[PDB]
Order: sequence, then structure tokens, then C1' cells
RNA sequence: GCCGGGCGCGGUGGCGCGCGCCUGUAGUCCCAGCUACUCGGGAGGCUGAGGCAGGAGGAUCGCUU
RNA sequence: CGCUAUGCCGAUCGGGUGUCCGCACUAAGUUCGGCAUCAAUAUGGUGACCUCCCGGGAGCGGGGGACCACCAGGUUGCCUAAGGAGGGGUGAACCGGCCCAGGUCGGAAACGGAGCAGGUCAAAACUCCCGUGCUGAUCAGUAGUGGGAUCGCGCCUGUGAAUAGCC
RNA sequence: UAGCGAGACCCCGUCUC
Repeated sequence: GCCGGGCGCGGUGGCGCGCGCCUGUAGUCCCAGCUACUCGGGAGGCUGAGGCAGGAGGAUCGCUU
Repeated sequence: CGCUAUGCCGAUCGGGUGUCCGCACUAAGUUCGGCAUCAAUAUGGUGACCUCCCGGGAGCGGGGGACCACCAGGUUGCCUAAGGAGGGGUGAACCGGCCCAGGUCGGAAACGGAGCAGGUCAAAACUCCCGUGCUGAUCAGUAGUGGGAUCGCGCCUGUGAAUAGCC
Repeated sequence: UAGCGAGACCCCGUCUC
């Protein structure tokens, strides 16, 4: 450093988050809190991970004939 | 308005006459009721009534007339819308009479008079039928124009050049 | 049915620790 992601709705000043839907890896469990502030705290597993730009393929958002 | 189809092997087309009438009239016939159905004249007859006589001791016998009713029936009409010489029945209570039982009256008798019961009708009356004339009613396998009616029925029929089917 | 602008995961290249 990593252990899911996204869409719509909702709450919060904000984070974490709740609901419905869709979609992954060989590869996560728990407790609700932090307090004006960009991931609150605890317990586990891994060595490669993160970000940028293009391409084909799913559910959906906005236009339609 | 054009196309097109059956044809004086008649196409349209004319209309004239009954089957139909709750219709009206007339000609020819069927059927059923009501009314009425004449008289004079010659002859003979019957029945009532009236009148002359002759005979008789009564019942009575014989003859002659006037008038009415009716039948057979010869010639008839100043007869009517007509009126036959047509036929039948009742004939009744005793009222047409006839023959009249019994009974009754006259008479010694014969017999006669009236007359009841029952039966008879050319001659009391009544009524019925055919015909005759008047008279109303009923009428249709009698029938026909006088109209109406006539989308169908067969009917006797013409004279014609147009009618039916699509857009 | 289909056409356009956005979209999850995957692949293709670049950068960092």
C1' cells in the first nucleotide's frame, strides 16, 4: 500500500452511512462513531498497489422518432 | 344522352267485353196466405105459409089457386175485376123434411095424425176443395246491360319501327 | 426495432511508489 465497484433515492455542513438496482476478484469481519474535519474505531489475510488516457461487451440517466 | 338484346320466324303499343259487387230496374217462371164467387125467363119437382072448394060421427080422403126458399135443367142478359148449371162434409139442442121402432091420440077394427131414439140425402142453413177475379209475400244450378270494380284468370280481337339491361 | 450524449467490470499503453 490492498482486501469490491458503480447508478438512483435519503440523511449529515461533511465523512461513515441506510434503501432499491446492476456488476467483479483466488483474496474481509465486527462496533457505531469522528466533531467544523476528505475514511471514526477495533480484529484478521496479502505483496504488489495506486492514478491517467483509448477499445469491445450489462442494468440504468437524459433525448427521441 | 351513346352501348347493347328478343322481333311484322310481330318489340313496346292501342283498348274495347265477364269471373268481383250487402248495388238498381225490366222480360219470363217457382212457392205460400187473405177477400169475394150474379140474375131474369119457359117447364116439372121438394119444403114452409096463405086461400077456394066436394064428401064424412072423428082420425081424414079428392081437386084448384096466390107467394117465398132450393135442385136437375132449354133458350138468355142494360151483369161485373168474375160470378162453373163442379165436387165434399157438418147438418146442429128438440128448428129441412123424408121413411119413422117403442110409446102416444082418434076409431070395436082396419088404418090414420103428431112425433122421440138411430140411419139417408136432387131440393133449410153453415162450411170445405178445384176453377174464376182481386190481392200481398217469398223468391234463384232461370240472365243481362245499367253502373261500379277490374296488379291475377282464360276470354274475340287488331297496328305496328320502338321498348327492356350497365355506366 | 434503432440512433446520440454518460455509464459497472475487463483488455490495451503511459506515470508513481